[PDB]
Context: bound to proteins that are not shown
RNA sequence: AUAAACCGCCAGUGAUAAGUGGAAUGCCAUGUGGGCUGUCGAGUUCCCGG
RNA sequence: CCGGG
DNA sequence: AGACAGCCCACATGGCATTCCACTTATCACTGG
Numbered sequence: 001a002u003a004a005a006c007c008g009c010c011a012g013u014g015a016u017a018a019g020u021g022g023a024a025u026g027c028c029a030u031g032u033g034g035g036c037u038g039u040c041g042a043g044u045u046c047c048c049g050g
Numbered sequence: 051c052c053g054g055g
Numbered sequence: 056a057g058a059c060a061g062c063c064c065a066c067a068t069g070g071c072a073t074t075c076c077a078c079t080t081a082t083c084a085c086t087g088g
Stems, first nucleotide, its partner, number of pairs: 009088005015082005021076005027070005033064005039058002047054004
C1' cells in the first nucleotide's frame, strides 16, 4: 500500500480461377548578326665542374 | 660568362 | 606585367475526334469465465 495488491483473451486458417484497349491522323508558312581594332613590350632563378 | 640531371 | 566595348532587337494564326464495352461462384468457427 489507492473498488487496491496478485492478475495473458487465447488457440487454428491460400482468396482464388478467366481476360487485346483498339481502329484513323503533315505542325505548318516568314527572317543579314551586323559596324570598329599592331600583341606590342621585354632578357628572371633549384644542385655540381673553369 | 661556359658546360652536364 | 599591363589591358579585355558599346547599342539595339525578340512574331502572328488556327485547329484538339468518335463508337462500345465494365463478372461471376463457394464460403463467414468453436470453447471458458